Entry title: GOLLD RNA nanocage (env-38).
An RNA structure (GOLLD RNA nanocage, nucleotides 4 to 560; GOLLD RNA nanocage, nucleotides 403 to 833), in which 904 nucleotides are resolved.
An Rfam search finds the family "Giant, ornate, lake- and Lactobacillales-derived (GOLLD) RNA" in it. It is annotated as a non-coding RNA gene.
The sample was in a buffer at pH 8.

[PDB]
Context: one part of a larger RNA
RNA sequence: UGGCCGCCUAUGGUCGUCAAAUAAACUACGAAAGUAGGAUAAAGUGGAAUAGUAAGGUUUAGCUAUUCUGCGGUUUCAUCUUGUAAAGAUGGAGCUUGAGUAGGCAAGUGAGAUAUCAAUUUUUCUUAGUAUGUGAGGGUAACACUUUAGCAGAGGAGAAAAGUUGACUGGGUCUUUGCAGAGAUUCAGUUGAGUUCGGAAGAGCAAUAAGAAUAACUCAUAGAAUUCAAUGCGAGAGGUAGGGAACUAAUCCCUCCCUAUAAUCGCGGUAUUCAAUAUGAUAGUUUACUUAACAUCAAAUUGGGGAAACCCUUUAAGAUAAGAUAGUGUACGGGUGGUGCCGUUAUUAUCCUUUGAUAGAGUGUACCAGCACCUAUCGAUGAAGUAAACUUGGAAUAUGGUGGUAGGGAUACCACAUCGGGUAGUUAAGUAUUCUGUCGUUCAAAAGGCGGCGGAGCUUGUGAUAGACCGCUACCUGAAACCACUGCAAAAC
RNA sequence: AAAAUAAGAAAAAGUGUCUAUC
RNA sequence: GGUGGUAGGGAUACCACAUCGGGUAGUUAAGUAUUCUGUCGUUCAAAAGGCGGCGGAGCUUGUGAUAGACCGCUACCUGAAACCACUGCAAAAC
RNA sequence: AAAAUAAGAAAAAGUGUCUAUCAGUUUUGACCGAAAGGUGUCUACAUAGUAAUGAGUUGUUCAUUGCCACAAACACUCUCAAGGUGAAUGUGAUUCUUUCGAAAGGUUUCUAACACCGCAAGUGUGAAUCUGCUCGGCAGGGUAGAAGAAAAUAAGUAAGAAGAGAGUAGGUUAAAACUCAAAGAGUGGUUCACUUAAAUAACCGACAUUGGUUGUUACAUCUCAAAAGGAUGUGGAAACAAAGGGAAUAGAUAAUCCUUUUAAAGACAACUACAAUAUGGUGUAUUCUCAGCCU
Repeated sequence: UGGCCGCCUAUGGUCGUCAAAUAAACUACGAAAGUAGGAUAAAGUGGAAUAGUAAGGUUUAGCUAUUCUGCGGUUUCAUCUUGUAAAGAUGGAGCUUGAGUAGGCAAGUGAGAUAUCAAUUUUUCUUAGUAUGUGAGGGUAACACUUUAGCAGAGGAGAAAAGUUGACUGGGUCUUUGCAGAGAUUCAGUUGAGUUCGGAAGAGCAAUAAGAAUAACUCAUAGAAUUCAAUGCGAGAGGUAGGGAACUAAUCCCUCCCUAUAAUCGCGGUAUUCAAUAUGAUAGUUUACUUAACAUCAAAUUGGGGAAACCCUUUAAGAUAAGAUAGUGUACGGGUGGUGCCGUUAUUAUCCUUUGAUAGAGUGUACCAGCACCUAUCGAUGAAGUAAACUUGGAAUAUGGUGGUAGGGAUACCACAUCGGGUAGUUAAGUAUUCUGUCGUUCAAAAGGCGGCGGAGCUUGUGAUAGACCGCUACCUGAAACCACUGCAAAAC
Repeated sequence: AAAAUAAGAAAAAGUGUCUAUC
Repeated sequence: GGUGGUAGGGAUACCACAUCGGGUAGUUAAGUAUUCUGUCGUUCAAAAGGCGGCGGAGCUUGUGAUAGACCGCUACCUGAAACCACUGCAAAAC
Repeated sequence: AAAAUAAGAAAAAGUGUCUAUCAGUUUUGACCGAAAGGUGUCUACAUAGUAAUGAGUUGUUCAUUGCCACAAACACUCUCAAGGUGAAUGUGAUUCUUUCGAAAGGUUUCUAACACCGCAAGUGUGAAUCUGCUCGGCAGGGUAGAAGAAAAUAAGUAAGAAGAGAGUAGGUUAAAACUCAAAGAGUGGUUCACUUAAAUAACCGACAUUGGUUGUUACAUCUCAAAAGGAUGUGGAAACAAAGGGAAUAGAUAAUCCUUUUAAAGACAACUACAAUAUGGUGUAUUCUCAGCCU
């Protein structure tokens, strides 16, 4: 240098290109038990029996360890079929787990929050002070006929703003154990919106159910998501089937218990995909303003023309910020006795929004050019313009573990690889006596003697002495590692 | 529940930096 | 297809009764030297006793034994009941 | 007005069901025990550490190989000390009675005196002679040992020799289950032996001791009118037989139960003696048998 521990970097561990160890296997010896050597594989989920931890005596729960066992996975041996096979069946044995620390990586997945659509109730506004009702006085009349001022005042239709209904109740099971909640998943019951047959009264189905999006909203999850006729184990609602225990002189049903089937979940396995930071192209929602300004529609309402079902004009509660009105019905879903075309998407024609190119007329900008406005032809576009915040991140370049450095930065340098607390030391050479540490030897014990390796002191050298700070060497010890959807928690004389 | 109870000999290890007094 | 009763709840099935009650004495065999006792016969003038038939208590052996409660069975002694209203009341004299 | 006043004898009629208290049997565990005399002490293993092969027996012995436990000459490793690895070669199962019978160590006491010589230390008798440390000028004093002498312990201990190869038949108790061969006969006695009635095969353990003469105490039988006395005797297991205890209170006991028969001293004290063993005879009786004695 290369492989593995999810991806990127630093450090660490393990292996050597079919690229982790270890046991059985295998070789030699032995009658047996065993002894000496020794190469290699793997995926997990359910039960049973003891021990330990459990204030003070005794009696319990939950956890922490050691053994045994079902199914599955993996390796090896023997006996039979294939050898033109490296596959299949049957019977035994062994194993059932190893890869740290630090800084980053989530358009994934889960929960929460927020639109629209249909039906229905109330209030308000417009048509309108309209229609209609009541009615002093006056005029005319000669014995009645017209109706004013004033007062009261809708229905229907159209439009807008706020509400309500699109479900409710009970049982079982799951989320580590014991009690309260929440969530998920099944089973049963009730109400009657809608629909069908009827003039009505009533009768039947006793239809459960309108509903999308979120990289640019919020909170969680470091490893996660998707897929699987050939992927394992366990739990488990309702119905059905097969047995058992009790009760009776005797039998059957209901109730009780067990097994099989398994709607829906919890851990694992195969295959595929994503996965470090900054600068910066490309590609995109939300919020606010221009702004309902200019325009286009609208139940109705004025003023005129004219030949009643036609035209022009005034006013209006209100709507529209990008779609609208008619066909062909391609594609995807519903409905009916059948069609028509009911919904979404696609496509053709017309209108409307936003723009480019080519011609013509007029006006304005002091004048001339230029530009704007109007009309015609051929294309494009689905609203347009401005401001703020935010998401995505091609190529290239520079970076890419944590902490520490000058008055302030860049470059650069130093220490560490899970993290602390103490003990003894830290400049050489020489040395007549004495003292002392450690080891050996001698002495019955005590007191001592004899040797090896050092220290104190003294002399010489390092100019010397004292205090504070940093650094280095050799040893003695201590601590840490974990499954919640929210809260609480052993209990008996 | 917190401390003490261990850190033998011999080898190994900057006569460093700063201040003060001689 | 008469009435009543039976197990956690039904069906099938089974048991008791034929107008309805209250009491008394009993409910496992064999054997047995003495004594005691119930009932019948005989003897004795009476009393006290004797002699026979059929049983019981006790003892021994067998059923393991003893005590209490409940159910059932066998043999006897006795008791009660039976009625024509359309509505109410009811013998009566010194 | 309600009760009592009747339910003779002999035959007939489920020894049923449930609960409680006792008794007995079987299996397992634990604790104790000798059915052929008394007394004393006892009643573990199975060819040897463990496994295999071979040889030999009168108790369990010998040889070879593998493995386990304990102790180790020596080699290697480690700076000293403290340690680590391998290993020649040794050691390693046990019960009882009778008889015989030591030594070491430790404890208490002792380390003098006399003669020759002026004092030393030399010689003789004696177990009494030396060493380390400490205190005085010397003689000597104190303390700790070696060696030696006397006595009591250790000890009826260790070792040696001889003999045996022995907790049996059964009983009691606790926990579950269960209900009668859980009975009879036979034997000196017991049974895991035999089954309606008598005849087969096992058992009642090992070692030592229990001699003679005289006397005492207790008990049995006979005798003695009561007392006072006299004579003969004493092992164990059974039988014939005898005497008591129970109903029906006062009598009685076929059957059933206990005791007697079965000298409950073959003991105790003093003195004294002894073996090389079988068979047979006594002890010894209604039957069976041990100790002892004689040959």
The entry is indexed under GOLLD, nanocage, ncRNA, RNA. The 2025 paper behind the entry is "Naturally ornate RNA-only complexes revealed by cryo-EM". The structure was determined by cryo-EM at 3 angstroms resolution and released in 2025.